[PDB]
An RNA: 24 nucleotides with solved positions. NMR data were recorded at pH 6.2 and 293 K. The depositors describe the entry as "RNA Duplex containing the internal loop 5'-UUCG/3'-GCUU".
RNA sequence: CGCAUUCGACGC
RNA sequence: GCGUUUCGUGCG
Numbered sequence: 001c002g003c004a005u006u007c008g009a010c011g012c
Numbered sequence: 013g014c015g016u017u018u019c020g021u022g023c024g
Base pairs, nucleotide, nucleotide: 001024002023003022004021005020008017009016010015011014012013
């Protein structure tokens, strides 16, 4: 710097 | 169903 994957909260 | 936002991990 690029890519895949995980997690809490909120609005409609 | 849709949008905003937070977080751990892996690979080059």
Method: solution-state NMR. The entry became public in 2019.